[PDB]
Context: bound to proteins that are not shown
RNA sequence: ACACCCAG
DNA sequence: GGCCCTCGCTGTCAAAATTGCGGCTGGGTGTGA
DNA sequence: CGCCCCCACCCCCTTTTATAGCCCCCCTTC
DNA sequence: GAAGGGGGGCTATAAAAGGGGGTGGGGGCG
DNA sequence: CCGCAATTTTGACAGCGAGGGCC
Numbered sequence: 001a002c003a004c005c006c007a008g
Numbered sequence: 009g010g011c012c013c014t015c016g017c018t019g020t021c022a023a024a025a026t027t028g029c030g031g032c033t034g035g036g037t038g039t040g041a
Numbered sequence: 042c043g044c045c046c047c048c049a050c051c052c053c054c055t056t057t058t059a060t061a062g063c064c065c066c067c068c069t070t071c
Numbered sequence: 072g073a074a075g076g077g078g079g080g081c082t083a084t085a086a087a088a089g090g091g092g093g094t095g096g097g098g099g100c101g
Numbered sequence: 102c103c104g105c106a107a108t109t110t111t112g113a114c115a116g117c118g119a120g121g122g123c124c
Stems, first nucleotide, its partner, number of pairs: 001039008010123008019114013042101013056087016
Other pairs, nucleotide, nucleotide, family: 009124cWS018115cWW055088cWW066076cWW
């Protein structure tokens, strides 16, 4: 930096 | 000096396009150049 | 990142020799 | 014409000689 | 990629004043 993901 | 018209210029409102800015709170992994 | 150029510096061109393993070339076999 | 063989060239070691050619280093456009 | 709002451009429009003519 990006992906994935938790809560509302 | 006073009545009446057309005209040019700076100017104005309006339409149209152009552009700087914003886009929830927080948390947990990893991966790689 | 690259293009194209200009300038110093180094290597190879050549001669020789010992040495030996390796390999190219031409010859020979069938 | 394929395979094995024979003879010979190629490789590194030193060194000198001068000069050509090749190698980079550097430099301005793009 | 949305959608705004503030800025500038470009019309689109009318006006204000100068003039000539009439007087």